This is an experimental structure of RNA (stapled 16S-23S rRNA,stapled 16S-23S rRNA,stapled 16S-23S rRNA,stapled 16S-23S rRNA, nucleotides 2032 to 2767) from Escherichia coli, with 736 nucleotides shown.
The entry is indexed under staple, RIBOSOME.
It holds a match to the Rfam family "Bacterial large subunit ribosomal RNA". Rfam links the family to the GO terms ribosome and structural constituent of ribosome.
Entry title: E. coli 70S d2d8 stapled ribosome.
The structure was determined by electron microscopy at 2.96 A resolution and released in 2018.
Taxonomically the source falls in Escherichia (Bacteria, Pseudomonadati, Gammaproteobacteria, Enterobacteriaceae).
The sample was in a buffer at pH 7.4.
[PDB]
Context: one part of a larger RNA, bound to proteins that are not shown
RNA sequence: ACAAGCAGUGGGAGCACGCUUAGGCGUGUGACUGCGUACCUUUUGUAUAAUGGGUCAGCGACUUAUAUUCUGUAGCAAGGUUAACCGAAUAGGGGAGCCGAAGGGAAACCGAGUCUUAACUGGGCGUUAAGUUGCAGGGUAUAGACCCGAAACCCGGUGAUCUAGCCAUGGGCAGGUUGAAGGUUGGGUAACACUAACUGGAGGACCGAACCGACUAAUGUUGAAAAAUUAGCGGAUGACUUGUGGCUGGGGGUGAAAGGCCAAUCAAACCGGGAGAUAGCUGGUUCUCCCCGAAAGCUAUUUAGGUAGCGCCUCGUGAAUUCAUCUCCGGGGGUAGAGCACUGUUUCGGCAAGGGGGUCAUCCCGACUUACCAACCCGAUGCAAACUGCGAAUACCGGAGAAUGUUAUCACGGGAGACACACGGCGGGUGCUAACGUCCGUCGUGAAGAGGGAAACAACCCAGACCGCCAGCUAAGGUCCCAAAGUCAUGGUUAAGUGGGAAACGAUGUGGGAAGGCCCAGACAGCCAGGAUGUUGGCUUAGAAGCAGCCAUCAUUUAAAGAAAGCGUAAUAGCUCACUGGUCGAGUCGGCCUGCGCGGAAGAUGUAACGGGGCUAAACCAUGCACCGAAGCUGCGGCAGCGACGCUUAUGCGUUGUUGGGUAGGGGAGCGUUCUGUAAGCCUGCGAAGGUGUGCUGUGAGGCAUGCUGGAGGUAUCAGAAGUGCGAAUGCUGAC
Numbered sequence: 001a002c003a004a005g006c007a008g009u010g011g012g013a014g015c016a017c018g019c020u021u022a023g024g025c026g027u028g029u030g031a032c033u034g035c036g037u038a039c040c041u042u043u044u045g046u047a048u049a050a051u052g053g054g055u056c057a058g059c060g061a062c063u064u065a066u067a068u069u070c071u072g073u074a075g076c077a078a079g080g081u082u083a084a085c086c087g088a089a090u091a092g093g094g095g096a097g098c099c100g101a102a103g104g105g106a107a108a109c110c111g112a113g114u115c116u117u118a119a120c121u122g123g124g125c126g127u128u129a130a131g132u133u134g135c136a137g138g139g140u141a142u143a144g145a146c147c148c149g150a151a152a153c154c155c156g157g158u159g160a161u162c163u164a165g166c167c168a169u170g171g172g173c174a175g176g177u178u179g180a181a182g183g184u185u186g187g188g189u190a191a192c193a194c195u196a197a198c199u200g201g202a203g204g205a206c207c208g209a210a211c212c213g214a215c216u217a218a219u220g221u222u223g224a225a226a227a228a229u230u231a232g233c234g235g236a237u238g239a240c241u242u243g244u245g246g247c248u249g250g251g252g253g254u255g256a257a258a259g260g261c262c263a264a265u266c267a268a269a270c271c272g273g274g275a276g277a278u279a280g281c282u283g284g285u286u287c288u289c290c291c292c293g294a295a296a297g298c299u300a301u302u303u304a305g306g307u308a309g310c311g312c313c314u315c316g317u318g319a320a321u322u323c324a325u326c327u328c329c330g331g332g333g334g335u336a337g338a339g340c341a342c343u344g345u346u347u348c349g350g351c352a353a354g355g356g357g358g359u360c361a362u363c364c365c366g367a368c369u370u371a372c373c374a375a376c377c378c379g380a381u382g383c384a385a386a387c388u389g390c391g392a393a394u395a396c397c398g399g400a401g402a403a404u405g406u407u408a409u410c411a412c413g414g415g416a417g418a419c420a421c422a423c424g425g426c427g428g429g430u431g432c433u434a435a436c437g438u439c440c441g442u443c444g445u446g447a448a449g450a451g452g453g454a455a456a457c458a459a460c461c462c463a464g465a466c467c468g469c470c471a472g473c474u475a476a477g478g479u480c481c482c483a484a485a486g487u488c489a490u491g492g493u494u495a496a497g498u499g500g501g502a503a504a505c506g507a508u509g510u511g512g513g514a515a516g517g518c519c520c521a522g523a524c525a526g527c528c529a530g531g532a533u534g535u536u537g538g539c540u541u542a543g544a545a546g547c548a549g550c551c552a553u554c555a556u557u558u559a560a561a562g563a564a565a566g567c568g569u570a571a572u573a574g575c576u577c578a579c580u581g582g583u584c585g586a587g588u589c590g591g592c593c594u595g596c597g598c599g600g601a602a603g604a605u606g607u608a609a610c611g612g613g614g615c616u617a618a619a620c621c622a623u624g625c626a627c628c629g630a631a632g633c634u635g636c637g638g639c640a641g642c643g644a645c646g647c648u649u650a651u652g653c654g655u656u657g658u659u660g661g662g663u664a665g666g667g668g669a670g671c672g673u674u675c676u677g678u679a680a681g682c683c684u685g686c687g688a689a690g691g692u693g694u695g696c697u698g699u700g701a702g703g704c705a706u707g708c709u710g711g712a713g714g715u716a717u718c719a720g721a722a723g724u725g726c727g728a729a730u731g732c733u734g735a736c
C1' cells in the first nucleotide's frame, strides 16, 4: 500500500513517551487541508528545456612598496618639518633641502599690482583667505596590481632505438610454367640474308607459399587491440625484402610530393628559460545591520559589446523665498482643425483665345462646321509632410500673489556606476496604420517592486511590503457549487447555450418608436373567370405568328386584355401570366437606424474558443440598497532614521510632526577568526582547546551557561597588526 508535481510553510486530528495539584503543557511523528515551479550567473526578460555545480572536508581572488591629491584626526603655527650621516642609539645632534606667507608676464623686467596697447574710459589674471608634518582612511600613477585561462613570439639545449632518405657489411626468396638473344647441324646463297629442326635459358615475364603490403565486407568501437581479428585481396629475381652499425636537426633535415615524415606530438619537434607574455574577452569574487538610490541618454572616438566630457545617483560644505503646484497678469507662435488668394493637383458648367478633320481654296488674304482637344477668366466642387489671405487647446519663457512642501534649488569639492533597454497609452516616420517588427518625441510601469485582480500571465487594472496581531473598513474585481460574499429587489430584452471567437453579404427571428400606408363608396388573401379584336405588325430566316434576335411598341370593340411575361411548341395553334371584375366581413400593405439574436463559420495527440461543474438566469440592459475583497487605510504593541522645539545635559534626555520596497553604486555603523602588548597578571587535571547535545539571550552577524566526550593548554578589558569569513570559478587535493 485509491494516491499525482521544487517536497516546504499556515492550519490540524490521532498515536507514543515524559511532567503535572485532574488546570494541561513538553518532545517526536504528521492522516487530512489553504497557498506554494531550486540556487547562482547572465540578461529587455529565466521554473526555464540557457550557464555552472554528484556530495563532503580542507584550501582558493582587491594585496604590497613608493609617489601624488582629498577627508578625518593629532602636534606646531606666518611658519612647519628634516634626509643621509654621526650616536650602542626608538634620545640627542644634523636645517643640506622641501613646502608656505606675492603675484602678473613668453621673457627681460616690474611688483599689490602686472600684462596687453601709441594710450586705455577699459579688459584678463591677482591683491580682501593659514600653512605644515605625522598617523588613519577614499581615489590616481608606476610596478604581474583582484584571481585563474590563450592560440602565439624569442633564446639556449635534447633527440634519426619510431619513421624519411642515404652509406658500409651480412642474409632471404617452397614448387611449377613460358621459352628471348646466342650456338650446332640440314637446306639456301657468288658470298650474305633467309629458313626448318635441335640446343639454349632471357625477363622491373607468368601462376603460386614463405616474406613484404593493405582493395572490399562484416565484427568491433567504455575493444582482445590508442588501427586489430576473420573471410576474400596485391606484389612475390626485383625501382625487392630483411638483420646489425653509421650519417643528416628544427624556419632545419628528409620527401618516387600526401604539407607527408622527423619517438602514439608536426602549416614549424620536444625540453628548460625570458614568463605571472598579452587578454577592451568569458567565468568567479567569501560576515551583518542602517540610510539614500541610478542609467541603458547626448557628444567625440580605426568608434559601435570599449572608453572620455556632460546628463542622471551618493557623501561633504556654502548660499538667495532660490525651486515646485495653483490663481492672475505680460509674451512669441503657425501644430490640430479649417480654408483654397498663393504653390501644385482635380471634376463639372458657362462665356469664349488659339489648333486637330475636309465641302474646299490654293497666285497671295481663305469662305467655313462637327458628339475630337481645349489655355486666361466666370460660377460651382474636393485634396496637400515639403500649400497658407486663417488658426486653437496644450506646452514653454517672464512678472506678481497666497497656502503647502524635512532646500524640494544653485555653486564648488570627495567617490561612483551607466552609455545592450523592454512592454503599455498617446503623437508620428517606415512596414502591409503586418509582426512579441524597427526608428524618434512624451508619459506610465517593469528593469530595481512584493501584495490583490485578469484561469495560469516582468511591462495591463488596483495599490507602494520597517516588525508583530486568530481586530475593523474599503480599491480594482466580485457575491449558485469548486471558492470568501445577493439563488437580492424592481422594470425590460434574449431562446441562440447567444452570452462563452470572426467580415462583405443573406433572411416573414423577436421587442420598441413619430409619421410612415391601403380601407364599412367592403379592403387584404383565397375561391367563381377572361388573357380578346385588327393580328399572323411586317422581314432575314429553316417556319418568324408576343416568345431566335432586330424595331414600332401605338390602337380600336373600350369593365380590362401588355404587338406580351415566360413555360414552351419542329411552325403557329397550344400549358397560360400581368392589368381586369364576384361572393367574403376586420383590418391590410414595407424604410430606417435603433434593442437583441440567426446563417455565412473547415485541422491536425484529447472534450479543448465559460478555468471547470452546471446555468434559461447563474445571460444582458437600467435603477437601487447590502455584503465579500489587498502587505492600501484604520486600530493596538514594538524598533529605527530625520526635522521642529524646548530644555539645563554625560555633547544625549521627554513630548510632538514625518519617514523606513530596492539592482548597479555612494555613505554610515558593527560581529567574528589568528597574532602582539597589558600579561612572570587572570582561568585550568576539582578537567583547557577541540568534538557533540540542551537551555537561555540579542534587531542581525552572534554571545553566554551547562550535561556527555576529551586529556593540556586557554586568555578578560582596552589598544595594535592582518595569509581575517566560500556554495558555485567545466576551481585544486583527499575521502566517499
Stems, first nucleotide, its partner, number of pairs: 008035004014029006039052001041050001054736006064143013079099003085093002103110002113125004146284002149281001153274006164248009173238001175207003178203001182199006211235003215232005250266001252262003287670006297310005313415007322408001323405003326401006337390001338388002343384003347380003421446010451462003466638004471634003477628003480613003486625001488624006499615001505599002509596002529580001537551001562577001566575001639660004671725001673722005681715003690709008